RNA sequence: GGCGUGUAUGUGGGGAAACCCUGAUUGAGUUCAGCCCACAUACUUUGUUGAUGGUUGUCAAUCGCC
Numbered sequence: 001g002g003c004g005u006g007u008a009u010g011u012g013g014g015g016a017a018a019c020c021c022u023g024a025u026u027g028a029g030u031u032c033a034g035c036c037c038a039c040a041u042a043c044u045u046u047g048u049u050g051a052u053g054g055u056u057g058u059c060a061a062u063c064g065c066c
Base pairs, nucleotide, nucleotide: 001066002065003064004063006043007042008041009040010039011038012037013036014035021034022033023032024031047062048061049060050059051058052057
Other pairs, nucleotide, nucleotide, family: 005044cWW007043cWW025030cWW026028tHS
């Protein structure tokens, strides 16, 4: 020099099963989800401290990886 954050939607895959709970869905235990994994869409504090009266910047101190 460059990388270092999370959430969500759906799509597929894996977590032997058994009742149980829970939330969601259905005309109806009806049909699904709650865990990881991979893919795209959207958004995100875009390593970590600190200061600037507030966030938007902005400077500054500092840890790890190539």
Solved structure of RNA (pRNA), 66 nucleotides shown. It was solved by X-ray diffraction to 3.5 angstroms. It comes from the structure "Prohead RNA". Ions in the entry include magnesium. Sample source: RNA WAS PREPARED BY IN VITRO TRANSCRIPTION WITH T7 RNA POLYMERASE. The work is reported in "Structure and assembly of the essential RNA ring component of a viral DNA packaging motor" (Ding et al., Proc.Natl.Acad.Sci.USA, 2011).